[PDB]
Context: bound to proteins that are not shown
RNA sequence: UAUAUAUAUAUAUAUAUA
RNA sequence: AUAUAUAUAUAUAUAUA
Numbered sequence: 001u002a003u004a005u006a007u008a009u010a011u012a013u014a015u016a017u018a
Numbered sequence: 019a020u021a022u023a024u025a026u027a028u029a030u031a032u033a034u035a
Base pairs, nucleotide, nucleotide: 010032011031012030013029014028015027016026017025018024
C1' cells in the first nucleotide's frame, strides 16, 4: 500500500378492529 | 345424539419412527 450485499416463512389459537 | 364467516395488525405455541 488493500476490509463483500440486500426490505412482506407458513399453520392454528387468543385479543383488539372493520 | 352437538352451531361460530372474512380481512387487518399483535402476541403465544408448534414441525421429528
Released in 2019, the model rests on electron microscopy data to a resolution of 3.6 A. The RNA from Rotavirus A has 35 modelled nucleotides. It was solved together with RNA-dependent RNA polymerase of rotavirus A and Inner capsid protein VP2. Ding et al. published it in Nat Commun in 2019: "In situ structures of rotavirus polymerase in action and mechanism of mRNA transcription and release". The depositors describe the entry as "In situ structure of Rotavirus RNA-dependent RNA polymerase at transcript-elongated state". The reconstruction used 411,438 particles.